Entry title: Acinetobacter baumannii ribosome-tigecycline complex - 50S subunit. 23S ribosomal RNA, nucleotides 1250 to 2006 from Acinetobacter baumannii ATCC 19606 = CIP 70.34 = JCM 6841: 721 nucleotides with solved positions. The reconstruction used 231,159 particles. It was solved by electron microscopy to 2.5 angstrom. An Rfam search finds the family "Bacterial large subunit ribosomal RNA" in it. Rfam 15.1 lists 51,934 matches to the family in 10,816 species. Among the 28 different proteins in the entry, which are not shown, are 50S ribosomal protein L15, 50S ribosomal protein L23 and 50S ribosomal protein L2. Nicholson et al. published it in Structure in 2020: "Structure of the 70S Ribosome from the Human Pathogen Acinetobacter baumannii in Complex with Clinically Relevant Antibiotics".

[PDB]
Context: one part of a larger RNA, bound to proteins that are not shown
RNA sequence: GUGAGUAACGACAAAACGGGUGAAAAACCCGUUCGCCGAAAGACCAAGGGUUCCAGUCCAACGUUAAUCGGGGCUGGGUGAGUCGACCCCUAAGGCGAGGCCGAAAGGCGUAGUCGAUGGGAAAAUGGUUAAUAUUCCAUUACUUCUGUGUAAUGCGAUGAGAGGACGGAGAAGGCUAAAUCAGCCUGGCGUUGGUUGUCCAGGUGAAAGGAUGUAGGCAUGUAUCUUAGGCAAAUCCGGGGUACUCUAUGCUGAGAUCUGA
RNA sequence: AAGUGGUUGAUGCCAUGCUUCCAGGAAAAGUCUCUAAGCUUCAGUUACACAGGAAUCGUACCCGAAACCGACACAGGUGGUCAGGUCGAGUAGACCAAGGCGCUUGAGAGAACUCUGCUGAAGGAACUAGGCAAAAUGGUACCGUAACUUCGGGAGAAGGUACGCUGUUGUUGGUGAU
RNA sequence: UGAGCUGACGACAGCCGCAGAAACCAGGCCGCUGCAACUGUUUAUUAAAAACAUAGCACUCUGCAAACACGAAAGUGGACGUAUAGGGUGUGAUGCCUGCCCGGUGCUGGAAGGUUAAUUGAUGGGGUUAGCGUAAGCGAAGCUCUUGAUCGAAGCCCCAGUAAACGGCGGCCGUAACUAUAACGGUCCUAAGGUAGCGAAAUUCCUUGUCGGGUAAGUUCCGACCUGCACGAAUGGCAUAAUGAUGGCGGCGCUGUCUCCAGCAGAGGCUCAGUGAAAUC
Numbered sequence: 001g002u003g004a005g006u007a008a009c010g011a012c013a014a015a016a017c018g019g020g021u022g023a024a025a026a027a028c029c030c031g032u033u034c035g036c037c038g039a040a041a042g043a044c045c046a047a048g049g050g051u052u053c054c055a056g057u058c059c060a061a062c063g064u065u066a067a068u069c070g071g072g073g074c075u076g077g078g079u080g081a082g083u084c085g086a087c088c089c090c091u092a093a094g095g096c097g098a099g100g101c102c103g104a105a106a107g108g109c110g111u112a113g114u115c116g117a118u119g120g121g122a123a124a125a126u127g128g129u130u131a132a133u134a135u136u137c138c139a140u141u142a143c144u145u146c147u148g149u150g151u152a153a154u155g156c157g158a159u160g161a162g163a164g165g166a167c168g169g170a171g172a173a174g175g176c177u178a179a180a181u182c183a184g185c186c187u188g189g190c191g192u193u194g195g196u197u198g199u200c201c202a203g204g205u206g207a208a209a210g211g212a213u214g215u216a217g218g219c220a221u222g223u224a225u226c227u228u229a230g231g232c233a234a235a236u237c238c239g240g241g242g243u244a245c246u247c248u249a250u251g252c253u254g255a256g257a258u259c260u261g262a
Numbered sequence: 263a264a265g266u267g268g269u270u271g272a273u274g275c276c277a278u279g280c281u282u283c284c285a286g287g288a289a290a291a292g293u294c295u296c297u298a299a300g301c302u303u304c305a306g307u308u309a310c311a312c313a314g315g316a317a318u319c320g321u322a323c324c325c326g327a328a329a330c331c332g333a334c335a336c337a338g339g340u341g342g343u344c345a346g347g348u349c350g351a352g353u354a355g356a357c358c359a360a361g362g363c364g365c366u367u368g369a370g371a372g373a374a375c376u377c378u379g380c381u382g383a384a385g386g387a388a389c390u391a392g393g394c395a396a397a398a399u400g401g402u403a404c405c406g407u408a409a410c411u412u413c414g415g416g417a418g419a420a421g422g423u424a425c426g427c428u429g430u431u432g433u434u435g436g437u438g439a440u
Numbered sequence: 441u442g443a444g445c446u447g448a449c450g451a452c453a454g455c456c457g458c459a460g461a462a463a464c465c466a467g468g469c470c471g472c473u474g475c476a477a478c479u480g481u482u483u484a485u486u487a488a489a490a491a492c493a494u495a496g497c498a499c500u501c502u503g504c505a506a507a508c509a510c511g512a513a514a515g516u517g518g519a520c521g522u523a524u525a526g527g528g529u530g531u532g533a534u535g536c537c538u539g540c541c542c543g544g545u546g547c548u549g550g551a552a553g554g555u556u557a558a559u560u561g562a563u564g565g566g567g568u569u570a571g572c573g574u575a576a577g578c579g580a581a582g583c584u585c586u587u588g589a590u591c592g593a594a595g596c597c598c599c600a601g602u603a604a605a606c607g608g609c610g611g612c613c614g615u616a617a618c619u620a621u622a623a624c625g626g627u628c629c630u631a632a633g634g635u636a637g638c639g640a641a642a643u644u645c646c647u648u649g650u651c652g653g654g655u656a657a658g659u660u661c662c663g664a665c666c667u668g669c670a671c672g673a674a675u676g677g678c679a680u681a682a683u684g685a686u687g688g689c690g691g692c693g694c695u696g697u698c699u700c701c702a703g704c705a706g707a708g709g710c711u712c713a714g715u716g717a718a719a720u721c
Base pairs, nucleotide, nucleotide: 001721008715009714015033016032017031018030019029020028034364035363036362037361042344043343044342045341048324049323052322053077054076055075056074057073058072062070063069082143083142084320085319086318088121089120090119094115095114096113100109101108102107124141125140126139127138128137144316145315146314147313148312149311150310151309152308153307154306155301156300160296161295162294163293168283169282170281171280174276175275176274179270180269181268182267183266184205185204186203187202188201189200210260211259212258217253218252219251220250222245223244224243225242226241227240228239230238231237284287330339331338346358347357348356349355367713368712369711370710375708376707377706378705379704380703381702382701384699385698388697393694401425402424403423404422405421410415412533426455427454428453429452430451431450432449433448434447435446436445437444456460468692469691470690471689472688473687474686475684476683480492481491496531497530498529499528500527501526502525508517509516510515534679535678536677537676539609540608541607544606545605546602547601548600549599550598553597554596555595564586565585566584567583568582571578572577610628611627612626613625614624637671638668649665650664651663652662653661
Other pairs, nucleotide, nucleotide, family: 002720cWW003719tHS004718tHH005006cHS005716tWS006717tWH007716tHS010334tWW013363tWS014034tWS014364cSS021025tWH022024tHS022068cWS025068tWS026367tWS027065tWH027066tWH036041tWS038040cWS038359tHS038360tHS040042tHS040360tWW044325tHS045325tHS046325tHS047327tWW051078tWS051079tWH054131cSS059061cHS059070tWH061072cWS063335cWS065367tWS067366tWW071328tHS077132tWS078079cWS081321tWH082123tSS090290cSS091117tWH091289cSS093116tHS097112tHS098111tWH099110tHS102513cSS103106tHS117119tHS119288tWS120291tWS122144cSS124135tSS125208cSS129134tWH130132tHS141209tWS155306tSS157297tHS157298tHS157299tHS158160tHS158297tWH160233cHS164292tHS165291tHS166290tWH167289tWH172279cWW173277tWW175255tSS177272tWH178271tHS182206tWH186263cSS190198cWH204264tSS205265tSS206267cWH208262tHH209261tHS214215cHS214254tWS215255tWH216254tHS216276tWS221246cWW221249tWS222246cWW235296cSS284286tHS301304cWS302303cWS308309cHS323329tWS324329tSS327340tWH332336tWS350352tHS350354tHS374709tHS382696tWH383696cWH383700cWW386695tHS386697tHS387393tWH387394cWH387695tWH389697cSS390392tHS397694cSS399467tHS400466cWH406420tHS407419tHS408417tHH409416tHS411414tWS412414cHS412680cHS415681tSS438443tHS439442tHS440441cWW457459tHS475490cSS477681tWS477682tWS478494tHS482489tWH483487tHS495532tHS497604tWS502506cSS503522tSS503523tWH504521tWW504522tWS504523tHH506519tHH507518tHS507526tWS511513tHS511514tHS531674cSS533680tHS537673tWS538674cWH541631cSS542602tHS542605tWH543607tHS551552cHS551597tWH556594tHS558592tHS559591cWW560590cWW561588tSS561589tHS562588tHS563587cWW569580tHS570579tHS573575tHS603606cHS608632tWS616621tWH622623cHS622624tHS629633tWW630632tHS634635cHS634672tWS635673tWH636672tHS639666tWS640647cWH640649tHS640667tWW641643cHS644646tWS654658tWS654660cWW655657tHS658660tWS673676cSS696699cWH696700cWS
């Protein structure tokens, strides 16, 4: 080339008009209506991606059509942390593994160790702000952990020992709070067509972390003294024994409320 | 400019709690106690005060997505979190909010035929390999429920009744101003 | 004590409509029967099942440095377990049960005898040559080639056991108050010839067997019969409540499944504008 200017143009949620701009407007922008989702077709993370984010500008190619539009081209901008996450400390499964054991060589397994998160380990809230960042910027009010320099007190203690971190499924009762809703309050309104000054309409309106306090609830009897085949050695510590009082007692823990923050 | 009460009420919090069951439910450090070693009037420890620090990296944007995995601006796939209103048991469902969209070809016409639906006289499985597909049933409360059984079931067996709105009247529960 | 707010349950009376569960949402049901107890699992991408698994059952191995597995070994799992454990094999809840055969192949036990490896190396035979031969020839010693007496294990042969080890479970002819048909007898092998239960079955060729039920009419279905070509007891037999997107058959309801199709809605098709494939040839 033929097929052939043919099939198709990717969810049957849906569009319409006016204005703008422009060479050109069904699709872009502005506006007025209509429709669709609303446990996702909205919002936020991880992973992955890697600038696609925002602004100006351009329309050849890319976009299953046009495009003035764009996640497209060109130019510029943009990511602010003690508290978020990572790094960091710690370890699981597993990996690597000084020596070591084994193996024709390559190498294989593994001790001491050393890595390895998907798990453990400090600490921040509310409001405002950009075209684009905000628990990061600003305001206000906090909190955690380090350094040093002092002052006053005086035993400090490890690589060892102990405690703790330290943990299943299911179910139930209660106490709360967020949230939602109604009311109250504030501001506005008096309705294109009957009625609407009201028992009417619409909108708006509850400051957190933290500090103090220590409740509802939950758990353990606690205290003192003497002692001791245990804790690789030591221990005032833990564990074990004995006494006396206590079990209407002491401690720890703890939502929320209240006050403060304000 | 307001900035106060009620009700309902969590899956959130107390709560890594409590009860119960058997299949019997990480580790290590940070942390606390103790001493060994080692020091000793010091150092270290702890109470307070003063001053100063907390490095490095990530941070834009996309998340049932046109930006990730599917060669594509591909009806697929993709872990976790949030999730309002009316009615509702509900995160089901219908319609809505906040928020976001109308799915990047349209315009006509309104033939056969295809797809996806709605209704259908009389009949009612005659269809067909076969009631395939469609139609049908369907909620809540109450009544009632056979054979058989391993005594648990079968069983929601089967089947039947009521249900809207308005007013009047009764019992009751929960909160809790004063 | 109890205001305001709020939940639940009723009894009467009235009102309206074709319809009050009002839309959305939201089990069809019943009878007989095979198979598999059940929940699960599976051929990613034509098979979801009667297949696999399963709790339960049985057999067997394993004394702990366990058997067994992985690995070249070191070692690791088994198991930081210890015969109420661990491995392998089959069967598959439960109910009632599970007959006969040890000849074959396995396995376990036994060890009298036969046969038999490496090893060992007795014998016998040859080759070489010092010498001896007047010669063909004979021929010590050494070295050498060959043969292979004796010894010699397991295994196999052999003896026995073992089937919830792998497996197997026959033929003939005759026979009773008419005919029947053989409860009964005889013979030919085999290791032994099939117990219960079931049976035209997920098994039956003939075959749509035969009879009964169901239908107007039934090669399917169900109930029987037994002539089981060619069931049968842990490759389990026969049942079984419950369960199954399991197979077969029947019924009520309901229907555009159909008689026999008609109308309507949306999406394509068709026309216009824009973009623009494919296999083939």